[PDB]
Order: sequence, then C1' cells, then structure tokens
RNA sequence: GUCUCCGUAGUGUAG
RNA sequence: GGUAUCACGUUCGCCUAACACGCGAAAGGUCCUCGGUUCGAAACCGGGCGGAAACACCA
Repeated sequence: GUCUCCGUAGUGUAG
Repeated sequence: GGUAUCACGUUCGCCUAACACGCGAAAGGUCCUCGGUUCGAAACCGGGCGGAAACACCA
C1' cells in the first nucleotide's frame, strides 16, 4: 500500500 | 430503529470484636467524531480518528 473487522459504565463484554 | 444487559469494580446500610465472605439497596455509560435517511439512530448509510487481522508472488 490492498482487503476485511472493531470502537458501548472504571474493566471484560451483550444489545 | 422506539427511555441500553450481564459480571467484576465503586458507594451506603446490615452480619462479625474487626477484615473478608455473605445479605439488603444505590450510582455509574455524546454508545469513538462528523454528516445523512428516518417522526425517531448506539443500531441503517457515507467521511474522519485510531486499533486489529490477512495479503504483500514469478523472475
């Protein structure tokens, strides 16, 4: 550089 | 897409001589930022801040 994913109480996570 | 869950943590009161455990309550989150669709966005759609993977071959 190309492609894909994530961002939630103080912390790790659902939704 | 229709007033944000769980557990630990924190605060308060119990129990104990006291701490812990345990019991009874409470508080705590622009749902990363901006814009748009929508009556209504944490969610749906684009841009940006970062973070995380996978490629990065033949001469």